[PDB]
RNA sequence: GCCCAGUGCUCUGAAUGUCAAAGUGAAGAAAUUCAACCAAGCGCGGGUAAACGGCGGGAGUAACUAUGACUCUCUUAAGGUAGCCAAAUGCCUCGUCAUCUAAUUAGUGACG
RNA sequence: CACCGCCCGUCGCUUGUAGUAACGAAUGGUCUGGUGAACCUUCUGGACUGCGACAGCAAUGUUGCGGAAAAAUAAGUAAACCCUACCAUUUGGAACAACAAGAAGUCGUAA
Numbered sequence: 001g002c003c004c005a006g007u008g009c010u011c012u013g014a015a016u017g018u019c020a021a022a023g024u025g026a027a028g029a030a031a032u033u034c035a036a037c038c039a040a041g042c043g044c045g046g047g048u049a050a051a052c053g054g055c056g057g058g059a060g061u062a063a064c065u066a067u068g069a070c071u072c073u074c075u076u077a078a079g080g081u082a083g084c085c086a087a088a089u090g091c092c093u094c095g096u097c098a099u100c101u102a103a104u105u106a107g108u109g110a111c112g
Numbered sequence: 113c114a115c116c117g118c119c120c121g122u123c124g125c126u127u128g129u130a131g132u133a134a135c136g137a138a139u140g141g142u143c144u145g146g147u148g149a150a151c152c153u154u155c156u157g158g159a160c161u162g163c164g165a166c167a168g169c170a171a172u173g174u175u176g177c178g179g180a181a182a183a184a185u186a187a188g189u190a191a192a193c194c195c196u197a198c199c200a201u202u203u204g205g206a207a208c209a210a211c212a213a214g215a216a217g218u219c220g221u222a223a
Stems, first nucleotide, its partner, number of pairs: 001055003006052002008048004013044001017042002024035004057074001058072003095111005120220002123217001125214005135204008145194003150189002153186001156183001160179001162177002165174003
Other pairs, nucleotide, nucleotide, family: 003077cSS004051tWH014015tHS019040tHS023036cWW023037cSS029030cHS054077tWS056075cWS067068cHS068070cWS069123cHS076079tWW080081cHS086095tWH090091cHS093095tHS100107cWW104106cWW118223cWW119222tWS124215cWW130209cWW134205cWW143196cWW144195cWW148191tHS149190tHS152187cWW154185cWW155184cWW157182tHS158181tHS161178cWW164175cWW205206cHS
C1' cells in the first nucleotide's frame, strides 16, 4: 500500500422473525394449561483496520538456449505495495560471487 | 505503394556497447616528517719526508722548523630510501543490471 468476509467495536438505521417477569384473552370447578401481543438483547442493515488481525495458489505462453512485462484459468476480503535481507527472521545452508586470509562453518559487499 | 495510411510507449526478443562519476593499479611529479651515501669547505691529525744545530768522518740518533698522506670533525650541497598529504597521464573491472540500434514480436491505441 490493499483487504470490513472472519472477531471485535460502533449509527438515526431493517416494510417484517424470536424475545422474561408482571399486564391481557381463552378453557375448566380450580389447581392449573393453552393463547396473543411484549423492553432490551438477538438475527438483518451500515461505517470501522495509527482496531485484532490478515496479504493465494497452476497452465499454456521462441525467434540457440533458458526465459515473463503476455493471456488462460480455479479461486477467498484482499492475493505483499513501497521499500529490505542468508539480517537477531532463510528451512535446506557451511546459500552462490566477490572481498579480507598463506587458510575463513567468522566477518563485509553484493544477488532474491 | 496515398487510413485497409502514418505511428507511440510498456514488456519481450534479436544483434550489440562500455560512457560520465567514484575506486584500483601503473608511470611521472610535488608536499609533510625522518634516515642519510658521496663530496667542497672547516677544525683537527701528522705516518712520510725536506732543512739547520747537536751525539760520529759515515749508516744511524736528539731536538727545533716546514711541507705532508690515512684517520677524525662541524656547518653545507644533497644522492637515494621511508612515511604523510596532493596533482597529472594512462589503463582496469563482473553475474544481475544498464545503454544502443531494429522489427508484420506482445497489449493497447497517444499523436
The depositors describe the entry as "Core of mammalian 80S pre-ribosome in complex with tRNAs fitted to a 10.6A cryo-em map: rotated PRE state 2". The RNA (60S ribosomal RNA fragment; 40S ribosomal RNA fragment) from Oryctolagus cuniculus has 223 modelled nucleotides. The reconstruction used 23,347 particles. It holds a match to the Rfam family "Eukaryotic large subunit ribosomal RNA". The entry has 6 different proteins, among them Ribosomal protein L10a, Ribosomal protein S23 and Ribosomal protein L11. The structure was determined by cryo-EM at 10.6 angstrom resolution and released in 2011. Primary citation: Budkevich et al., Mol.Cell (2011), "Structure and dynamics of the Mammalian ribosomal pretranslocation complex". Keywords: Mammalia, translation, elongation cycle, tRNA, RIBOSOME.